[PDB]
Context: one part of a larger RNA, bound to proteins that are not shown
């Protein structure tokens, strides 16, 4: 002296913040009460406190359940004991079977290499 | 689903402050859901049933 | 051709009906075909899936506001609050607490004229 | 302020109705 | 005795607000809907009527101004105005402006100053 | 002498560095 790499300060277009006595999602989280005391159980994964959406939200297309002459993503409804536990006092899922509804896709990997949204990307855009 | 209109039919006679009241005769009825009116009103007034737009 | 500081495994805290563990987490450790079969550990089959990336309408729930119903209460009752002015008037330094009080008559025709003071 | 009385079916006159508790005048009684 | 009390044989006054009938309210179900904000939400203050305190509404264009539509005699007191085949009072819908401080609150502070 | 907050993206002027290199 210019490239690339890694930072500084400005300018212009665009987005974020607060707000609700329900419902919904994440996180912290009691005691009172029962056990005829009262530590472990209980109450309760409740109350409050603190964060974050939408007209719903979460979940979701099988590293699933079974042990049949089998079923086949997720949500909701009807139905019902394994179990846990000073095995005390209490506590508690779920297949299968009837029904609401019902729907299936994709990228990474590997191929082609700018064919693309082209002052950006080859430390990978696009298309199979 | 939201916006728009039209809607039938009763008198006379006693009584009261006032008749929606008591006698005795009708009418309308896809409308006797109701609400007002000087006192219990289908028929005295809105309204109800019968139906048009925008879709 | 199919996801690594990952599944998993000690060890220690929560959390489950899940019981030598039903789900998370720290720390240490660290795979290659894995994963699951409601009892632990080692072998040998067998049924059965494919984790550690990602999007999805439906059927479901629900205050505030509108909109219609009811064997619901009838002014100490029913919302604290039916009353031109209720979370209003009052109390509290403050968080915050918080009442009472409903109907004249069909029509305001809401009240002549005169005597006394 | 009072009385008379005027609107009105009706003062229903600061208001529907207006009970109990207590009270005041006339009357009766212990 | 008489008066007080006190009973009621009955007849009328106070005092209070029961009860009885009445109901623009309040509760229960159940459908709808699910619509805020740097284009400045939600709320809080301060002013606005011809005589105007207190709620509603409104914002120095203020108890409201305008545009299309529809409606067709009023506007609680006092006054204004308005009337008519369109000349326009109550009234009702969308629509397009105004839109003072404070507040996520945005030049610092909260009522007082600044850079430019 | 228009006007003058704060965080982020993507752009863009203007620039630092005994980071790799010429």
């Nucleotide at each position: 002296c210019g490239g690339c790499c890694c930072g500084a300060g400005g300018c212009g277009g665009c987005g974020g913040g607060g707000g609700c006595g329900a419902c919904g999602g994440g996180c912290g989280g009691a005691a009172c009460u029962u056990a005829a005391g009262c530590a472990u159980a209980u109450c309760a994964g409740u109350a409050c406190g603190c964060c974050c959406c939408g007209g719903a939200g979460g979940a979701g297309a099988a590293a699933c359940c079974a042990a049949c002459c089998g079923g086949g993503a997720u949500u909701c409804c009807c139905c019902g004991u394994a179990g846990c536990g000073g095995c005390g006092a209490g506590c508690g899922a779920c297949g299968c079977g009837g029904g609401a509804g019902g729907a299936g896709c994709c990228c990474g990997c590997c191929c082609c290499g700018a064919a693309g949204g082209c002052g950006c990307g080859c430390u990978g855009u696009g298309g199979g | 689903c939201g916006c728009c209109g039209c809607g039938a039919g009763g008198g006379g006679g006693c009584c009261c402050g006032a008749g929606g009241g008591c006698c005795c005769c009708g009418c309308c009825c896809g409308a006797g859901a109701g609400g007002g009116u000087g006192c219990a009103a289908g028929c005295c007034c809105c309204g109800u049933a019968c139906g048009g737009c925008g879709g | 051709g199919c996801g690594a500081g990952u599944a998993g495994c000690g060890c220690u805290g929560c959390u489950u009906g899940a019981g030598c563990g039903u789900g998370c987490a720290g720390c240490g450790c660290g795979a290659a075909g894995g994963g699951a079969g409601g009892c632990g550990c080692g072998g040998c089959c067998c049924u059965u899936c494919c984790a550690a990336g990602g999007c999805u309408a439906a059927a479901u729930a629900c205050g505030c506001c509108c909109c219609g119903g009811g064997a619901c209460c009838g002014a100490u009752a029913g919302c604290g609050g039916a009353c031109c002015a209720a979370g209003u008037a009052g109390c509290g330094c403050g968080a915050g607490c918080g009442a009472a009080c409903g109907g004249u008559g069909a029509a305001a025709a809401g009240g002549a004229c005169g005597c006394c003071c | 302020g009072g009385c008379c009385g005027c609107u009105c079916a009706a003062a229903a006159g600061a208001c529907c109705u207006g009970a109990a508790c207590c009270c005041g005048g006339c009357c009766g009684g212990c | 005795g008489a008066a007080c009390g006190c009973c009621c044989c009955g007849c009328c006054g106070g005092c209070g607000g029961a009860u009885g009938c009445c109901u623009c309210g309040g509760c229960c179900c159940g459908g709808g809907c699910g619509g805020c904000g740097a284009c400045g939400a939600a709320g809080a203050g301060c002013g606005c009527g011809g005589c105007g305190g207190a709620g509603c509404g409104c914002g120095a264009g203020a108890c409201g101004c305008g545009g299309u539509g529809c409606g067709g005699a009023c506007c609680c007191g006092c006054c204004c105005g308005c009337c008519c085949c369109g000349a326009g009072a109550a009234g009702c819908a969308c629509c397009g402006a105004c839109c003072c401080u404070c507040g996520a609150a945005c030049g610092c502070a909260g009522c007082g100053c600044g850079c430019c | 002498c228009g006007g003058c907050g704060c965080c982020g993206c993507c752009g863009c002027c203007u620039c630092g560095g005994c980071g790799c290199c010429c």
This is an experimental structure of RNA (rRNA 28S, nucleotides 4 to 367; rRNA 5.8S, nucleotides 1 to 139) from Giardia lamblia ATCC 50803, with 468 nucleotides shown. The sample was in a buffer at pH 7.5. Primary citation: Hiregange et al., Nucleic Acids Res. (2022), "Cryo-EM structure of the ancient eukaryotic ribosome from the human parasite Giardia lamblia". Method: cryo-EM, resolution 2.75 angstroms. The entry became public in 2022. Ions in the entry include magnesium and potassium. It holds a match to the Rfam family "Archaeal large subunit ribosomal RNA". Its family is annotated with ribosome and structural constituent of ribosome in the Gene Ontology. A reference for the family is Yusupov et al. (2001), "Crystal structure of the ribosome at 5.5 A resolution", Science.